[PDB]
Context: bound to proteins that are not shown
């Protein structure tokens, strides 16, 4: 100068070996979105409950 | 906030 | 005579509730009376390369 181990991702993968990142919305967590199911627990009966 | 709504059961049981 | 209790189901609050990236769906760059928001990194460590 430079490859490669250790640490992260999957188009790769028995193991090697591959394709990529090297503080990067990159990992985490939370929101919406797009789907599955199919009316939760509690509470209540002409209203002081529910809808306009 | 006020003003239109809408509101169930086969049966059983205490207390006059 | 009412009132005051037990009763599976049924009505309502309720197309609620719960799940939804992980061997590993999308969104931070198209607009939109709403689509994104926040933590974390603090000089990466080592091993060759006679160069």
């Nucleotide at each position: 100068u430079g490859u490669c181990c250790c640490u992260c991702u999957c188009c790769a993968a028995a193991c090697g070996a591959g394709a990529g990142u090297a503080c990067a919305u990159g990992c985490a967590u939370g929101g919406g979105c797009u789907g599955g199911c199919a009316u939760g627990a509690g509470c209540g009966g002409c209203a002081c409950g529910c809808u306009c | 906030g006020g003003g239109g709504c809408u509101c169930g059961a086969g049966g059983g049981g205490c207390a006059c | 005579c009412g009132u005051c209790c037990c009763g599976a189901g049924g009505c309502g609050c309720u197309g609620a509730a719960c799940c939804u990236u992980g061997a590993u769906g999308c969104u931070u760059g198209g607009a939109a009376u709403u689509u994104c928001a926040u933590g974390c990194u603090c000089a990466g460590g080592g091993a060759c390369u006679u160069u």
The RNA (SrRNA-4) from Trypanosoma brucei brucei has 119 modelled nucleotides. The source organism's lineage runs through Eukaryota, Discoba, Euglenozoa, Trypanosoma and Trypanosoma brucei. The 2023 paper behind the entry is "A single pseudouridine on rRNA regulates ribosome structure and function in the mammalian parasite Trypanosoma brucei". Method: cryo-EM, resolution 2.47 angstrom. The entry became public in 2023. Ions in the entry include magnesium, potassium, sodium and zinc. The entry has 76 different proteins, among them 60S ribosomal protein L29, 40S ribosomal protein S25 and RNA-binding protein. The PDB entry is titled "CRYO-EM STRUCTURE OF TRYPANOSOMA BRUCEI PROCYCLIC FORM 80S RIBOSOME : PARENTAL STRAIN".